[PDB]
Record summary
The RNA (SGRNA), together with DNA, has 98 modelled nucleotides. Released in 2014, the model rests on X-ray diffraction data to a resolution of 2.37 angstroms. It comes from the structure "Crystal structure of Cas9 bound to PAM-containing DNA target with mismatches at positions 1-2". Crystallisation conditions: 0.1 M TRIS-ACETATE, PH 8.5, 0.3 M KSCN, 15% (W/V) PEG 3350. The work is reported in "Structural Basis of Pam-Dependent Target DNA Recognition by the Cas9 Endonuclease" (Anders et al., Nature, 2014).

Context: bound to proteins that are not shown
RNA sequence: AUAACUCAAUUUGUAAAAAAGUUUUAGAGCUAGAAAUAGCAAGUUAAAAUAAGGCUAGUCCGUUAUCAACUUGAAAAAGUG
DNA sequence: TTTACAAATTGAGTTAT
Numbered sequence: 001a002u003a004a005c006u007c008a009a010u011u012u013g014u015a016a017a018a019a020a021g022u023u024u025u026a027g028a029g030c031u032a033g034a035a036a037u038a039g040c041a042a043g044u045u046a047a048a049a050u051a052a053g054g055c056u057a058g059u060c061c062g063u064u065a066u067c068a069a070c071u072u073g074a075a076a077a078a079g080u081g
Numbered sequence: 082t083t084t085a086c087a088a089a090t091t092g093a094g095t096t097a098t
Base pairs, nucleotide, nucleotide: 001098002097003096004095005094006093007092008091009090010089011088012087013086014085015084016083017082021050022049023048024047025046026045029040030039031038032037053061054060055058069080070079071078072077
Other pairs, nucleotide, nucleotide, family: 033035tHS051062tWS052062tHS055056cSS055057tHS056058cSS068081cWW073075tHS073076tHS
């Protein structure tokens, strides 16, 4: 160097879930004033999207890895000083 | 943010090839 075991730590890979956030819209703003503007009221919530999207249509997949140029070749990959 | 899981790897030890 290698194998099994003990203890611990680290790393890689995968799956199933949650709470927010953000973005448009919906929560009749009210007066005064021709006009911007002025004073006041008010606000807490929701829907929907959350990689554009794809065909293989699944309650699936969409951010990792890998990559000079040329010659071929559909493509994969070989070849080239 | 939470949970579940597997594998190496390092390195302190016990025993071996």